[PDB]
Context: bound to proteins that are not shown
RNA sequence: AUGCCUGAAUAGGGUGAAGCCAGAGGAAACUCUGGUGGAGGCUCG
RNA sequence: CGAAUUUGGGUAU
RNA sequence: AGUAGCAAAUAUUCAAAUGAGAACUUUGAAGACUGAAGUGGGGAAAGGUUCCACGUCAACAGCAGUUGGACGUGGGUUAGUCGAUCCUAAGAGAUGGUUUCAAAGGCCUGA
RNA sequence: CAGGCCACCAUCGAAAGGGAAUCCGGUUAAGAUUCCGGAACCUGGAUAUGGAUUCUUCACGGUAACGUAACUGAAUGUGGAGACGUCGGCGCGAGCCCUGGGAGGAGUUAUCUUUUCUUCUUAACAGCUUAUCACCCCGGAAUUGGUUUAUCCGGAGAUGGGGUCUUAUGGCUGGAAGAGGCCAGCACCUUUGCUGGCUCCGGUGCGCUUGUGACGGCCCGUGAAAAUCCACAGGAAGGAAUAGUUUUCAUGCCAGGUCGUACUGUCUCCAAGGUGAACAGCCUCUAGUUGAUAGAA
RNA sequence: GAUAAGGGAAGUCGG
RNA sequence: UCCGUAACUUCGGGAUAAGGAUUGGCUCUAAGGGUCGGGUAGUGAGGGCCUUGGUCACGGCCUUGG
RNA sequence: CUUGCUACAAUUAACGAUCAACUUAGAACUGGUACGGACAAGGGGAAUCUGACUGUUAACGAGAUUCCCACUGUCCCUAUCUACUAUCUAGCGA
RNA sequence: GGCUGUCUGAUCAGGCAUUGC
RNA sequence: GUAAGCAGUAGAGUAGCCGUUACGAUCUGCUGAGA
RNA sequence: GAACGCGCGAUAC
RNA sequence: UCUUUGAACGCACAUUGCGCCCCUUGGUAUUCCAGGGGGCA
RNA sequence: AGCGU
Numbered sequence: 001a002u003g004c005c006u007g008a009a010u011a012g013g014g015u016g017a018a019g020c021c022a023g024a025g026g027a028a029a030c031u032c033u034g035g036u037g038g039a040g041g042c043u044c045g
Numbered sequence: 046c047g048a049a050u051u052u053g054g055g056u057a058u
Numbered sequence: 059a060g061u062a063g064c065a066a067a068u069a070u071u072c073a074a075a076u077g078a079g080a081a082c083u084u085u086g087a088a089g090a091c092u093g094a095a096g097u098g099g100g101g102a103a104a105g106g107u108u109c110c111a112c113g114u115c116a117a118c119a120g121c122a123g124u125u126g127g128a129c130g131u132g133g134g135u136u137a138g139u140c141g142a143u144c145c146u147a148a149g150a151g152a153u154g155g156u157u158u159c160a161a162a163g164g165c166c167u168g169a
Numbered sequence: 170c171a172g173g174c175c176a177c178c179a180u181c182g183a184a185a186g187g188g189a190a191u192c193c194g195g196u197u198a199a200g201a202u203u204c205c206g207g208a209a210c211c212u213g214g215a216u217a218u219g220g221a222u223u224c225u226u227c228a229c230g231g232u233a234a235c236g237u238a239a240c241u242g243a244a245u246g247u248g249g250a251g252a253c254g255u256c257g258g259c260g261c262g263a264g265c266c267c268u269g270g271g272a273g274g275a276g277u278u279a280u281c282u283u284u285u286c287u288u289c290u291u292a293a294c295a296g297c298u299u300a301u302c303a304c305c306c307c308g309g310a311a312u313u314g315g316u317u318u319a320u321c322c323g324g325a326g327a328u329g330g331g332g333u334c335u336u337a338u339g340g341c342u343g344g345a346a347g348a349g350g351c352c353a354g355c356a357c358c359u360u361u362g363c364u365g366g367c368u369c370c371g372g373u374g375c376g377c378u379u380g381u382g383a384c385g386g387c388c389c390g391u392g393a394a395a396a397u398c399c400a401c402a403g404g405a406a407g408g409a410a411u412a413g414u415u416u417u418c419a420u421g422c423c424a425g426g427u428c429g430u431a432c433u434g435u436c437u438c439c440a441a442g443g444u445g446a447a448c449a450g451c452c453u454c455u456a457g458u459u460g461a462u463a464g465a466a
Numbered sequence: 467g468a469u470a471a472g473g474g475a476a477g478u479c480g481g
Numbered sequence: 482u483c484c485g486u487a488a489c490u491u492c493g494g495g496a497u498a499a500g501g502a503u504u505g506g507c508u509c510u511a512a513g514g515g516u517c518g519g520g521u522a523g524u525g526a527g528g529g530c531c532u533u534g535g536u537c538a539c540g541g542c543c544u545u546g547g
Numbered sequence: 548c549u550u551g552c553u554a555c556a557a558u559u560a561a562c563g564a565u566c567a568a569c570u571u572a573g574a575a576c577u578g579g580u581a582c583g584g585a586c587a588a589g590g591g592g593a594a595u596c597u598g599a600c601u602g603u604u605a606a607c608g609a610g611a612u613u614c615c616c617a618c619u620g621u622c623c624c625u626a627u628c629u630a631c632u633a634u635c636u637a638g639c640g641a
Numbered sequence: 642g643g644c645u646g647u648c649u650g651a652u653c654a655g656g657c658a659u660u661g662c
Numbered sequence: 663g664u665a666a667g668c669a670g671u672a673g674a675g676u677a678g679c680c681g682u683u684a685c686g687a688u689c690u691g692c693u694g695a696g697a
Numbered sequence: 698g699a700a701c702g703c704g705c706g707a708u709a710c
Numbered sequence: 711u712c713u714u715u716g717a718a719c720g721c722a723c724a725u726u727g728c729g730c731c732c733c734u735u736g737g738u739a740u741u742c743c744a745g746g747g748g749g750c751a
Numbered sequence: 752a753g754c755g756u
Stems, first nucleotide, its partner, number of pairs: 001058001003056006012044003015040001019036007063639002070088006089459004098439005104433002109133006118126002138210002140429003144187002149181002163175006191208005211425004217420003220416002227407001228237003241406001245402006254387004259382007266374001267372004271289006280651002290348001294343005303333005313323003349368007388392001441453004462637004467628004472623002476621001482585001484583004489578001491574002514566005520555004525550003531546001534543004590616007597608002643662002645658005667692004675685002698715003701706003720728002729750009
C1' cells in the first nucleotide's frame, strides 16, 4: 500500500432533484404559478 | 498524478 | 535539608457512638455534586479471590487512620432449557501442493 | 459367494455468524433465567390403550382457492425454511412518557391553594377467536374508472358481488391472586407474627424505544456457506377369519452427561421530567457521591 | 477578569 | 419573541331553499307499514217478539198465518 | 237484526276508520394570517494590488494594502476590586 | 434599589447562574 | 431610594343584570419610609 | 522436561 | 503402584472436546441408561 | 487385483 470473512455504526438541522396533481400562456415542443414528492460530488455544527 | 477516508474478532498478500 | 515540594479530581459544618488515641471510622441533621450522552445498573476480553464475614494496624494505600482491593483465618460460584460443546465462512492444513494419471468407501439383492 | 448402485475426499477455523427447548415469585453475610415453590416446554427411546383405516385391504368434502382428528410409501430426482445490500415516508402492536375519576398513605397550611409526592402490577406456557397482502368464483369495462402521503393498476380481465388462506399481532380465559403492592389494628424484657381491608374504571400522540406489514428509491454476484428440519414427484413392497396392515390422530411411561457461573470490567447494552419555546445550555425525579493532607493569615 | 474623568492610536517596526 | 386590530380557522353527521320564525318548498320518474269500509228500491233465506190446534206430566213433540 | 238475487244513482274511495311502528348527531376551543409598534447572532465605508475569470467604477474572494467616520486603558498615566497564587504552622519528605 | 433565567405549591422571604446583568 | 401589609370606589381589563356580585394589573395614602 | 497433587503418585515424605 | 502430559500414538486441542470396537456389571430391561476392564498413531 | 506371461 492493497486486501478478504463475520459483526457494530453509517445519526441530526437546513435546502429541496427527477416523477406526479390542479391552473394560466402557446398550434406542438415547451415556459411560468401553487402543491406533492424526498434525491444528491448540496450545505451546517 | 497527489492528502485523508469509523470500529471488535478472525485471516491473507 | 526538615529544603524543593504534598503526586492536583470542587465543600464542607454540627451532635452522638466506638476506640488508648477521631478532620478522615459509623449514625443522625445541614450544605453541596453527578443530572439517564450519569459519579446510575449490566456484559465480551483481561485480571484471579480483588466477592462476604470475623480480628489487627508491623508494612502498604506519598498527612493520619479504629478504615481498606492491606494483613491473618474461614465462607462462597449448584443448569436437559443461559453459553461453550455442533456447523461452516475468509483462510489454514494431513493424505497421494489441496484432489492431483492414488487400488482413497459405503450400501443393496439372493431357496 | 455371485451380481448390482453411487460418486469424491480428512481435519482445523466464530463464547458478536447459523442453532431444539424456562418463566414468575421468594430466598443468602456473600449464590440465581442455575437454589426453593409453583407452573411449562424440547429431544431421544421402548411400549400400551382409544380412534381411524367403512365389506372385509392405504378415508372424505368444496366449481375453485382449499378444509380434515387420522388417512402406508423403496431406490431415484427435486423444492422450501436455515439464507442474507441500503435508505425514505405511511399503517399497526407493545414498553416508556402525558392525563381524568375514585380507593389509600405522606408533605405544606400567618394567608391562599378540592393542593404537591407515592400504590392501584400480571411472566413463560396453553385453549378459543381475530388479517393487511396474496389467491379463487361470477361478471365483462370509454361518457374511462379504481386509487396512495408518494400516479400506479385494468380484455394478460378493472370497478362491483361473494369466498379461501398465512396468525404476525390484538381480545377473553387458564397460569392467577393463593403471588406482588399499599394500608390499618392486636400480640412481645424472646423467630414476635397474627388478623382485617383496598388492589378499580378510562383518555390521548408530527412524542422516545422497539418489533412488524404493504410499498417506493438507489447500489449490486438474483446480495456468505454448512450443519439441521420439512415437503414434493416416483411407484418398490406389504396387508385379513379366536386380535390383517399403518399409527405425521389422542392419551399414557423413562431419561437428559462434561466444562463456565463469586467480583471488577480495548468493544458494547438500557436511558425520566420541566424549561428552553433555536442541537445547545440550566434545573430536578429514581440511583449514586461528599473523593482529592488540614489550620491560620 | 472587570471598571475608570479629558483626549482618542498621540503607543508600537507594524491597532 | 412581546402590547392594539380585523377577517379566518378543526372533526363527524347530515342530502333536499333557510334555520328564531307564520315552514308549508319544483316537474317527471321503482317502493314509502298492514288491514277494512260505499247508496235507494223490489223479491227470496236465516234469527227475534206473537199466536192458533193436536199431542205427551210452567215444560217437550208435530203443524198453522207478520 | 244478518244475508242472497235483481232495478235507478256513485265511481275525484284523489275519502275515512282501525291495528301496528317513532324519538333532538352532534363534538372540540387549535392555531397560523395579513396589519399596527420594539428585539433579533453584529463596528461600518471607499478605492487600488492581487487569484480563479461574465455579459460596467462588471461581479466574486470572510487574499493584501491605503484613506473616511465612529469606538476603545494601546497610550498620555496610571489607579481600584474579585478570584487564583505566594507565606507560616502539624505530619510526610527528595 | 432594579432587571433576565431558574427553584422553594403561590405571596413574603430566600438559594443558584464565578458581583448573572 | 419609599419596605411588608392594609385601605381607596380612583383603576387596562376578567367576571353578575338590561341602579347593580365578585377578581383585578397599574395608581394614590399610611411612607425621605424600610434596611 | 512440564502441570496438578500426597521423596512420592489416589497403594501418593 | 506410578494422576494429566511430554519423542507421545483413536481424532482434535489455547477445549479436561469428540468418536469407534470387544468383554462385563447394575438399574423394571431383547431394545433404554450408566459404571468398569481392554483396545484403535 | 490385472485385455502381465
An RNA structure (25S rRNA; 5.8S rRNA) from Saccharomyces cerevisiae BY4741, in which 756 nucleotides are resolved. Among the 24 different proteins in the entry, which are not shown, are 60S ribosomal protein L25, 60S ribosomal protein L17-A and 60S ribosomal protein L23-A. Keywords: ribosome biogenesis, DEAD-box ATPases, methyltransferase, nucleolus, RIBOSOME. Cruz et al. published it in Nat.Struct.Mol.Biol. in 2022: "Sequence-specific remodeling of a topologically complex RNP substrate by Spb4". The sample was in a buffer at pH 8. Method: cryo-electron microscopy, resolution 3.04 angstroms. The entry became public in 2022. Rfam match: Eukaryotic large subunit ribosomal RNA. The source organism's lineage runs through Eukaryota, Ascomycota, Saccharomycetes, Saccharomycetales and Saccharomyces cerevisiae.